Solved structure of RNA with a sequence from Mus musculus, 19 nucleotides shown.

RNA sequence: GGAUCCUUUCGAGGGAUCC
Numbered sequence: 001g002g003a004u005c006c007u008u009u010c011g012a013g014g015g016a017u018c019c
Stems, first nucleotide, its partner, number of pairs: 001019007
C1' cells in the first nucleotide's frame, strides 16, 4: 500500500489475515 468473506430492512454497518 493492497485483496476477500459473513451477517444484515440490501446501506460502504462492522470486523478478521497475509503478502

It was solved by solution NMR.